[PDB]
Context: one part of a larger RNA, bound to proteins that are not shown
RNA sequence: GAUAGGAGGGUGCGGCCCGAAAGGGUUGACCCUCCCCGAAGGAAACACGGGCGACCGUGGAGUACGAGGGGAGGUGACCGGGGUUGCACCGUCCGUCUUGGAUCACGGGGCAGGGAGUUCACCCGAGCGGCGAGGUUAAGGGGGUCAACCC
RNA sequence: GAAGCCGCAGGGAAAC
RNA sequence: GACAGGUCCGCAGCCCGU
RNA sequence: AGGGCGAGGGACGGGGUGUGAAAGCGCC
RNA sequence: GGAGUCGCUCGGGUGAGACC
RNA sequence: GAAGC
RNA sequence: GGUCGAUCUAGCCCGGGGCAGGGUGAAGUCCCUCAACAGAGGGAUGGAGGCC
RNA sequence: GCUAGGGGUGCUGACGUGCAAUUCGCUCCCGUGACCCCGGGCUAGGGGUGAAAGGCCAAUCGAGGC
RNA sequence: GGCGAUAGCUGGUUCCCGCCGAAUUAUCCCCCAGGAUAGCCCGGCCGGAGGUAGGCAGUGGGGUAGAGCACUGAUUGGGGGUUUAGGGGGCGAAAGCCUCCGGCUCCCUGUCAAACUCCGAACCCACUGCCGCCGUAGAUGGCCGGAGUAGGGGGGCGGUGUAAGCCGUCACCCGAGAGGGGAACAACCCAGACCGGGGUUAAGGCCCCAAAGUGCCGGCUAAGUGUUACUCCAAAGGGUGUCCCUGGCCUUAGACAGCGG
RNA sequence: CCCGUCGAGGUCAGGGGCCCCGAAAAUGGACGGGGCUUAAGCCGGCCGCCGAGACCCCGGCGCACGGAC
RNA sequence: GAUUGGUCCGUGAUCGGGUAGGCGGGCGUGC
RNA sequence: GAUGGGGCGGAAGCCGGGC
RNA sequence: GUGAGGUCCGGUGGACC
RNA sequence: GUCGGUAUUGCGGAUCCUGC
Numbered sequence: 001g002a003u004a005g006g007a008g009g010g011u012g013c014g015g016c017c018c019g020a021a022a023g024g025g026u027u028g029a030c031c032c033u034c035c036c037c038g039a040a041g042g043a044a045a046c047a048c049g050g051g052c053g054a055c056c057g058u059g060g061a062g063u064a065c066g067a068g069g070g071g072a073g074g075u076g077a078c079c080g081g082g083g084u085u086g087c088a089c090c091g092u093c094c095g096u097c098u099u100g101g102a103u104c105a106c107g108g109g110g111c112a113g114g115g116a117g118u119u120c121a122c123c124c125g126a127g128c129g130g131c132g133a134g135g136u137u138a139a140g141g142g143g144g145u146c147a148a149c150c151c
Numbered sequence: 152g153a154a155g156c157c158g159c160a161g162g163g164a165a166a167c
Numbered sequence: 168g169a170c171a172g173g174u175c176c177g178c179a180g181c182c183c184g185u
Numbered sequence: 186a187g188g189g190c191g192a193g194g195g196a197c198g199g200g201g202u203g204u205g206a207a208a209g210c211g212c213c
Numbered sequence: 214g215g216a217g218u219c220g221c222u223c224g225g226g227u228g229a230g231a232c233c
Numbered sequence: 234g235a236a237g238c
Numbered sequence: 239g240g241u242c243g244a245u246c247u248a249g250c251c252c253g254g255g256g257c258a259g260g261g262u263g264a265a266g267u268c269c270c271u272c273a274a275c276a277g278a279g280g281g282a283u284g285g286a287g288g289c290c
Numbered sequence: 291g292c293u294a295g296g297g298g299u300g301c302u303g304a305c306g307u308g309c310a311a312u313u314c315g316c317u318c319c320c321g322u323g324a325c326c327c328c329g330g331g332c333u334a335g336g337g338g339u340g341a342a343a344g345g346c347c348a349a350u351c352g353a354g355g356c
Numbered sequence: 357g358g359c360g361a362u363a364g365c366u367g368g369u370u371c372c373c374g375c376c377g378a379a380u381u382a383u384c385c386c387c388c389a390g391g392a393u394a395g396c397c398c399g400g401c402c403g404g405a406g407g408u409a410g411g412c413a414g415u416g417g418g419g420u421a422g423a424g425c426a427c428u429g430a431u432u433g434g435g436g437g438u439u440u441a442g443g444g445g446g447c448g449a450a451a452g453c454c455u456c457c458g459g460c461u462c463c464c465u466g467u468c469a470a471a472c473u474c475c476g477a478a479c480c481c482a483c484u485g486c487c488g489c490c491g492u493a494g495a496u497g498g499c500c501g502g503a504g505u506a507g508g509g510g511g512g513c514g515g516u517g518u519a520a521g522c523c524g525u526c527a528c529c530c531g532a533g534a535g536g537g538g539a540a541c542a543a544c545c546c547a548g549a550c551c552g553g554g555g556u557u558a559a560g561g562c563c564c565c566a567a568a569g570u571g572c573c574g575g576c577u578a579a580g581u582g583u584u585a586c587u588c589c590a591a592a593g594g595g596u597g598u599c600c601c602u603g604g605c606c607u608u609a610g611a612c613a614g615c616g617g
Numbered sequence: 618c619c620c621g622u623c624g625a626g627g628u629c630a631g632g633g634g635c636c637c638c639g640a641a642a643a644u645g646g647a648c649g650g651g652g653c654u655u656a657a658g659c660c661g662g663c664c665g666c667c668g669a670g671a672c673c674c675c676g677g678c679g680c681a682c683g684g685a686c
Numbered sequence: 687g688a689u690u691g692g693u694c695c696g697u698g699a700u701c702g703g704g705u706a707g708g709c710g711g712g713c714g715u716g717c
Numbered sequence: 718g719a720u721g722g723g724g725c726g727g728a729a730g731c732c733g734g735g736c
Numbered sequence: 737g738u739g740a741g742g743u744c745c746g747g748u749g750g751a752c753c
Numbered sequence: 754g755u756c757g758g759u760a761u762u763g764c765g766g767a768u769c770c771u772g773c
Base pairs, nucleotide, nucleotide: 009090010089011088012087013086014085015084016083017082018081023079024078032073033072034071035070036069037068041065046059047058048057049056050055093108094107095106096105110773111772112771113770114769119229120228121227122226123225124224125223126222127221128220129219130218131217134157135156136155141151142150143149162167170198173197174196175195176194180190181189182188183187200213201212202211203210204209232368233367234365238358240356242354248333249332250331251330252329253328254327255326256325257323260290261289262287266283267282268281269280270279271278272277295320296319297318300316301315303314304313335351337347338346339345371712372711373710374709375708376707381394382393383392384391385390396504397502398501399500400499401498402497406490407489408488410487411486412485413484414483415482416481417480418479422475423473424472428469429468430467433464434463435462436461437460438459443457446454508530509529510528511526512525513524514523515522516521535546536545537544550677551676552675553674554673555672556671560667561666562665563651564650565649569664571663572662573661574660575659576658582653583652593638594637595636597635598634599633600632601631602630603629604628605627606626615621616619617618678702679701680698681697682696683695684694685693686692713763715760716759717758718756719755720754722753723752730748731747732746733745734744735743736742
C1' cells in the first nucleotide's frame, strides 16, 4: 500500500524502523532561558500638521530588531548517520552528427571479464646536462668476479 | 679504437 | 678568395651625485 | 632631477664573390 | 667582426597496416 | 567496415 | 594468382529397364451385281499415325 | 484416359518462427514418342553447356567455390 | 593466398581538478561531402618605451538620402513667330506668291530618373594636437612552437522575388551561455555563474489559481468588445450607436403639429 | 406667404475617441484558466507593496601579479 | 628548501560561464 | 633497482558500515 | 577528502602483502 | 609504504567480442 498523473530525481520540513564497533558525547547530547558587542539594513503604536483622496512630511528613531562573535547558567541522554515513505515547490532520460534533439532522426533487454595514438628510419623545435674552436665514437679489440663492469 | 659525420669561409651553373 | 672592432644611438648594471 | 662610461641589442661605414663598361644590387 | 657538437626526455611533420 | 582486381 | 568440383543441374557417347484399357480407321489386298465405248452402285479385309 | 510415370494452368485456396530454406489439396496438361528413368564414362571458370530465358555448372553465377 | 588491399564516406575512442579560449572567410586546386596559403586561440622567449577600442578642436577627402532641371534623355496642354524634312487640296491656266494637319525658335502651365546633376546632408575614413584609458609588476612590436576552423543561424539594413524564400552586409546575441519573466518557447525583455549565509532591487506584476492593491482621482465602452510589448492578432466601404471640438445660418417666436387660406 | 395657437433653444455642415455592420470549417474548447460590466476592460495620471544567482554586507576556497624567508 | 618547489604578507570596482583546441598539477593499475 | 615495514595471536580477495 | 580516491570496524577467508 | 625507473596502464556505448 485498492479517489489516483509524470524520464522515476533535487531543495526543505516531517512520520515509522535499525543503530555494538570504527563518529561526538555524563570532564556532560538535544532542547531552554539571560546578558554584552553587533555589519549591510531597519519598523510600528502614538502626537502635530499637508492632500478630494490612496498616502505622505516632522517627532517617536537610526530606537525595537538584525547574520554572526563571546560569556553565565538550569536539564539530564541522545545527536550526527542510514532505510523507507507523506506534504509543498522545482524538474520532457543517456550518447551522436547537426544551425538546430523530449523528438514520429540514429544507437540504447540486464550483469561480469576483454576492448582503440604503437614501433622504426629521417627532419623541425624545446626542457635539462657534458665538453668546448673543437665535439663525438661505429664496427671491432683487450681485461674481468664474464649478456651488467673497465680500458 | 676518430675510419667517418657535423663545425671552424663563403660566392658561383661551372672554370675560378 | 673576407672587419679577432673604424663611428653612432642606447636597455641592464656601475661611477658622480639630487 | 640629472649627467658620464656602457657588454648584450639596433643603425652606419669597410671588405670577398657572382652579374655587369661601370655605378649600383644579391648572398656572405 | 669565433659557438658548436654529443646525449636523455618531450611535442610535431613525412613514409611504412601506422588510433580501431 | 566494402564492392571488386 | 594457383588448385577443387558435372552424386545438383546442362549437353554428348556406351550398355540397359518401362508405358492398364479403349477408339478412329491411311496405303496395300479384294468380293458381288448390272455391264463394258466408257463406267456406276453396294460389301469386306488390313491396322498407319511426332492421331483421339 | 490421376494405368504407371512425367509436368506444373487457375483458385492469386491452406501454410507462411512451415511437414517443408519452394511443401499440401482441388482443378487442369502430356501420356508409342523431338517419351520417362537407370549403371559406366567425357566437357571446368573469361572456361564449359545452352530448342537462347544471360539460362544451368553441388541451397553459390552479367563470370563458381576454396 | 596477395590481404592487416584502398576510401576524400559511415561508426567508435576509457580518471579528477584548475588557468586561458575560437571559427564556418578571402585567394588557389577535374575543386564544390575534400585539401593548401592567410585571418581568428594557446604556450614560451627576446627587446625596451610608447600605444590608441572612446571623445574635443582642426587640416583634407567623398557624391549617398533629400532637392532640382544647369548637361544626357524622357514628359501634358495652350499661346505666340517662321514657315517649312514631308503626305493630304483647292481660285491650284499648272512644282508660286495662300494655309492646311504636321515641324523649327521662344513665353506660361503640368510631371520624371538604379545606370542624370547647377546644388547637397546626417554619417565614414586618414592625419596632427589635447582629454580619457592601458603600460617598466613590461607598450607598439618581433622570433620559435602546437592547434582547431573551409554546412552557420536569430535580429536590424540592402538587391531579387506574388510571397515563402534566395544572395549579401553589420558584429549585438544562439551556437559555445546558466538564472529571473513572457502560459510553455535556441537566439524577444532583465541579466553574464567559485562556496555558505543575511538584506535591497530589475524585468515585470498585485480578485482566485499565485507572493503582493477587490488601490486613488477623472473620463469612455454594452459589443463578454476586450482581458495580446513581440513571438502567434483581417480590408475597402459604411453607421441621428454614444462622448467631444470647430464654423456658418435662425431665435421672443424660432425648427415640428395642428385650424384655415 | 401669413396670424394666433403649445413659446425655448434649434438647424446645417466639416473634423476626432471608443464600439457596431462588412465577418463562413471541418474530433470536443481555449483571454494560460476560473470568471470579470461606475470591471478584474480602454484613455490620461498618481500612491504604496511583491519579486533574481543582479547590487550591498559577513565569512571561507582558489587564481594571477609582486615580496620575504 | 639534496631538483620542476613550500610557509607567510600585500593588491585585485578594472580575477572566478565555457564546445573545438592549447597549457599546469594530482588520484589510481602491473613489473 | 633501493630503502623502511607487516603476516597462521590470521595476507590478499569478498560483503555491510564509520571517518 | 572539492574530487579522482584513501583508510579503519565487524564478518567470511586461509598465505602472502 | 617512500625514492627513483619502466608499461599489452583506467570504459556505458563501436546494429563491439565472449560467458551467464